The RNA with a sequence from Clostridium perfringens SM101 has 38 modelled nucleotides. Entry title: Crystal structure of the RAGATH-18 k-turn.
């Protein structure tokens, strides 16, 4: 600068797109 | 232009910092 409690890093799924 | 099968997108979970 940008994302982020209208839910971040991670775990677990998923198994080709996403921005 | 950058992440992506040394696992995208989505679904559970976490619950606080990621880039």
């Nucleotide at each position: 600068g940008u994302c982020u409690a209208u839910g971040a890093a991670g775990g677990c799924u998923g198994g080709a797109g996403a921005c």

Primary citation: Huang et al., Nucleic Acids Res. (2021), "Structure and folding of four putative kink turns identified in structured RNA species in a test of structural prediction rules". Released in 2021, the model rests on X-ray crystallography data to a resolution of 2.5 angstroms.